[PDB]
Released in 2003, the model rests on X-ray crystallography data to a resolution of 1.75 angstroms.
Shown are 27 nucleotides from a PDB entry: RNA (sarcin/ricin 28S rRNA).
Sample source: THE 28S ribosomal RNA WAS CHEMICALLY SYNTHESIZED. THE SEQUENCE OF THE 28S ribosomal RNA IS NATURALLY FOUND IN Rattus rattus (RAT).
RNA sequence: GGUGCUCAGUAUGAGAAGAACCGCACC
Numbered sequence: 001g002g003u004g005c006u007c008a009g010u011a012u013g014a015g016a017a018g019a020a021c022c023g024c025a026c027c
Base pairs, nucleotide, nucleotide: 001027002026003025004024005023012017
Other pairs, nucleotide, nucleotide, family: 006022tHS007021tHS008020tHH009010cHS009018tWS010019tWH011018tHS013015tHS013016tHS
């Protein structure tokens, strides 16, 4: 760096909606 998971249906948002950092595995 990649992939998946998690983070969390959390933060955020009037609502509709809806993250990221950390973290974990493997490459």
It comes from the structure "Crystal structure of a mutant of the sarcin/ricin domain from rat 28S rRNA".